[PDB]
RNA sequence: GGUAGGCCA
RNA sequence: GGUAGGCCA
Numbered sequence: 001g002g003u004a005g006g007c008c009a
Numbered sequence: 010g011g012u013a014g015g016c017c018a
Base pairs, nucleotide, nucleotide: 001017002016003015006012007011008010
Other pairs, nucleotide, nucleotide, family: 004014cWW005013cWW
């Protein structure tokens, strides 16, 4: 640089 | 708004 997803609020 | 990780390069 590219790329698929969490948790709290 | 806060926060811990994956894969390729």